[PDB]
Context: bound to proteins that are not shown
RNA sequence: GUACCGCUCCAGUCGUUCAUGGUUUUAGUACUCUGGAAACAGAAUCUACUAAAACAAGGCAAAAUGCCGUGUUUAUCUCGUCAACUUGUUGGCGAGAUUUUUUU
DNA sequence: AGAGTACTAAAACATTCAACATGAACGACTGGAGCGGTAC
DNA sequence: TCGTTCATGTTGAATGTTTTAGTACTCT
Numbered sequence: 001g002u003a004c005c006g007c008u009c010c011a012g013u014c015g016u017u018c019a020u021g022g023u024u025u026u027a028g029u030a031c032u033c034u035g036g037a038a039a040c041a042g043a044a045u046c047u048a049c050u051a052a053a054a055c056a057a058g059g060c061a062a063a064a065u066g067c068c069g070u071g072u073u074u075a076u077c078u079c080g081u082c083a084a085c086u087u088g089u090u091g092g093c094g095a096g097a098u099u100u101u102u103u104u
Numbered sequence: 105a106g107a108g109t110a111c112t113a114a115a116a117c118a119t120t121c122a123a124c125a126t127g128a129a130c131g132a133c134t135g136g137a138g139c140g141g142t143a144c
Numbered sequence: 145t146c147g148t149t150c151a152t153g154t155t156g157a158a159t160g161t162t163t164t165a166g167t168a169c170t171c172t
Stems, first nucleotide, its partner, number of pairs: 001144002005141001006139016022055009032043004058068003075098006082091003105172019
C1' cells in the first nucleotide's frame, strides 16, 4: 500500500414518498362604456381576490393505491459472416468506400 | 444609349425578448473520515 | 500570485434597420 471486518458520524447518488404554490379561461363583487336628464338598464373589459379547471406534442393500460418521456447506438454507406426474427430486419464480425504519393 | 429620381419589392446584419416554484422524509448503495489487523 | 498556475460562457421566435435590384419616367 490493496482486499478484508465491526462501530461511529458525514456527504453524495440512485430510487422512492409528499404538502403548498405558480400560468391561462367562466360566476363574480369592487370594474369600462353605451343608452339615458339622471335614475336605471344592459353590454363590455383594466386591476384583485375566491368558486371552477387544464400544464412538456403523445403513447399507452382502463379503474388498476399505473407508468415513460434531459439513461446507451455511433462516423454513414457498401461488402459479405452465417444464423434467428420471417416480407424486411436483426445479431455480431471483420475488411472496404474514406483522409500523402511513388508500390511491388 | 447612360444615369439621376423616386419609388418598390425584397433580402441581409443585428436587436430585442421569453424560459414552472418552495418546504419536507428515508431504504439501499456508494464513498468519505476516526478507531486495529490480519494476508499478499 | 512577482504568475495564462484546478479554467468560458443557450435555444427559439419576432421585429428594425440596412442593403441591393428592378422599373418606369425623365433628364441628358

Source information:
The PDB entry is titled "Cryo-EM structure of SaCas9-sgRNA-DNA ternary complex". Shown are 172 nucleotides from a PDB entry: RNA (single-guide RNA), together with DNA. The structure was determined by cryo-electron microscopy at 3.8 angstrom resolution and released in 2023. Ions in the entry include magnesium. Protein in the same entry: CRISPR-associated endonuclease Cas9. The reconstruction used 217,173 particles. Du et al. published it in Int J Mol Sci in 2023: "Full-Length Model of SaCas9-sgRNA-DNA Complex in Cleavage State".